Primary citation: Hirano et al., Nat Commun (2022), "Structural basis of RNA polymerase II transcription on the chromatosome containing linker histone H1".
Shown are 415 nucleotides from a PDB entry: RNA, together with DNA.
Among the 17 different proteins in the entry, which are not shown, are RNA polymerase II subunit, Histone H1.2 and DNA-directed RNA polymerase subunit.
The depositors describe the entry as "RNA polymerase II transcribing a chromatosome (type II)".
Method: electron microscopy, resolution 4.6 angstrom. The entry became public in 2022.

Context: bound to proteins that are not shown
RNA sequence: CAAUAGGAGCUUAC
DNA sequence: GAATTTCGCGACACAAGGCCTGGATGTATATATCTGACACGTGCCTGGAGACTAGGGAGTAATCCCCTTGGCGGTTAAAACGCGGGGGACAGCGCGTACGTGCGTTTAAGCGGTGCTAGAGCTGTCTACGACCAATTGAGCGGCCTCGGCACCGGATTCCCAAACACACCAAACACAAGTGGACCGTAAGCTCCTATTGCTTTAA
DNA sequence: TTAAAGCAATA
DNA sequence: GGTCCACTTGTGTTTGGTGTGTTTGGGAATCCGGTGCCGAGGCCGCTCAATTGGTCGTAGACAGCTCTAGCACCGCTTAAACGCACGTACGCGCTGTCCCCCGCGTTTTAACCGCCAAGGGGATTACTCCCTAGTCTCCAGGCACGTGTCAGATATATACATCCAGGCCTTGTGTCGCGAAATTC
Numbered sequence: 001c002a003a004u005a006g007g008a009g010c011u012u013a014c
Numbered sequence: 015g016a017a018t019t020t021c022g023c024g025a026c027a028c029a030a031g032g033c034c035t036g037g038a039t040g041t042a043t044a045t046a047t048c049t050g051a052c053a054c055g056t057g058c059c060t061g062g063a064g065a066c067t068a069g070g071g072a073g074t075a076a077t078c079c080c081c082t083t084g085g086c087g088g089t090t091a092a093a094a095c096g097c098g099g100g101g102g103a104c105a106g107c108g109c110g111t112a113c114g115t116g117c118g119t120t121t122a123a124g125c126g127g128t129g130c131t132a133g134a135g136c137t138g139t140c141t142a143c144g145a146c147c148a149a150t151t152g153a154g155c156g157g158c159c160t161c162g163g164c165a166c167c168g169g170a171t172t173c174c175c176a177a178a179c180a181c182a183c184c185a186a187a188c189a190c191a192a193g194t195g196g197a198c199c200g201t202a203a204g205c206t207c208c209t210a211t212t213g214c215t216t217t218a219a
Numbered sequence: 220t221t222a223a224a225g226c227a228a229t230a
Numbered sequence: 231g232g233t234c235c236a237c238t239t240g241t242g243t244t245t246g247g248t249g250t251g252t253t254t255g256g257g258a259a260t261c262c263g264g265t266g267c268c269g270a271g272g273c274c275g276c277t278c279a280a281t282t283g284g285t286c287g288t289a290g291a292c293a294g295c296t297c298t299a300g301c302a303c304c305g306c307t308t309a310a311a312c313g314c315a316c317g318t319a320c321g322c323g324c325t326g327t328c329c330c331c332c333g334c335g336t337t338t339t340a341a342c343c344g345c346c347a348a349g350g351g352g353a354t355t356a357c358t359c360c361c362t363a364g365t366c367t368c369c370a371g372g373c374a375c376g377t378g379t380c381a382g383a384t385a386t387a388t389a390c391a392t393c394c395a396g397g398c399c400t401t402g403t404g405t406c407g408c409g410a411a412a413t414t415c
Base pairs, nucleotide, nucleotide: 004210005209006208007207008206009205010204011203012202013201014200015415016414017413018412019411020410021409022408023407024406025405026404027403028402029401030400031399032398033397034396035395036394037393038392039391040390041389042388043387044386045385046384047383048382049381050380051379052378053377054376055375056374057373058372059371060370061369062368063367064366065365066364067363068362069361070360071359072358073357074356075355076354077353078352079351080350081349082348083347084346085345086344087343088342089341090340091339092338093337094336095335096334097333098332099331100330101329102328103327104326105325106324107323108322109321110320111319112318113317114316115315116314117313118312119311120310121309122308123307124306125305126304127303128302129301130300131299132298133297134296135295136294137293138292139291140290141289142288143287144286145285146284147283148282149281150280151279152278153277154276155275156274157273158272159271160270161269162268163267164266165265166264167263168262169261170260171259172258173257174256175255176254177253178252179251180250181249182248183247184246185245186244187243188242189241190240191239192238193237194236196234211228217222218221219220
Other pairs, nucleotide, nucleotide, family: 032399cWW195235cWW212227cWW219221cWW
C1' cells in the first nucleotide's frame, strides 16, 4: 500500500 | 544530396498537297467510190454600138454685196487645281443549287413519193387617165408694223437634307427579402438497476 | 470432430 | 417545440451602350409680280404658180389562158429531243480594305459680247458652145440549153492530241517519349 464506466428510472430541497 | 515531377525538344507517324503517267476519247489524215454541180461549146436574137441632129445645160465673165474672218478690250463665268474622306470597286471566301454531262426512252423531223389545184406569170385590148399647153387669177410671199408672250430680276415660299440629339431595351452592377439552416433549454443531491458486441465461418488439433 | 481467436456487419 | 440569424439565389432598380427614329437650320429649287422688248401675228401690194379647158398618147385594168409549185397526205428510219440521275463549279451574298472620285474653296484664263473693217466668194445675169437624148440602122455578145468530168462528200481505216484522275512522294504538324532541370524532403 491500491475500491470501473456508461445509460435509464425513481426521488430530495429550492 | 537524391528523387520525383514537369517541361521542352526531337523523332516518328500520319495526312494532305502537288506532280506525273497512263486509257479513253476526240481529232486529223490517207484512200477508194462516185456523183452531181460547175465549166465549156452552140444558136440566136435582142440590146448595145455608130452616125447625126437639135437644143437645152452647163461652163465662163463680170458685178455686187453680204457674211465670214480678224482684231481689240473688258469682265466675269468657267476651268484648273488642291485636299480631305468616304463610298464604291475589287479581292477573298463560302455554299448550295442549278447547270453541264451522260444514259435510256420517246417522238417527230427528214426523205421519198403521189396527187391536186390555186394562183403566179404572160398576152391581147381598149379605154380612161394623166401629160402638155395656152390663158386667168388669187393664193401665197416679201415687207412693215404692233403688241403681248416670254425672258429676266428680285423677293418670298417651300422643299429636301444632313446632322442631331431624344429616348428605348437590353445590358451590367448591385440590394433586399425570404426560406432553411442551426444551437440551447436552473442548481445541487440520493438511490437502484442493468449492461459492458454477437453470431457465423474458418482453421487447427 | 471440436474449440479459440480475429475480423466484419443493419434499417 | 417557436423564435432569430446567416447565407444563397432570384428578381427589381439605376445608369447607359447600342440602336431606332424625329426634328430643325439651312442652302437650293420654285412661285409670284413687275417690266420691257423683240418676234409672232396680222395687213397690204404684188406676182407667179395653181387652176380651167382641151388634145392626145399610152399605162394599166381587165379578161383569159397556161403550167408550176405550194399544199396535203402517208410511211419508214433514225437522229434528235426529253426526262432523269448525279455531281461540281459558278453565281451570289458577305466581309474587308484601299484608293480614287466627289464636294468645295481658291486662283487663273479665256470665252463671250459689242463693235468695226476688209475682202472674198456666193448669188445673179448674160453669153456661148458642146454634150446628150432621140432616131434609125446593124450585128455580135451574152443568155438559154445541152453535155462532160472532177471536187468534194462519204465511208473506211489509222495515227496522234487533250482530257481526268489516281497514285506516289514529300513536307508539315501533332503526339509521345526521353532527358534534363528544378524543387522539396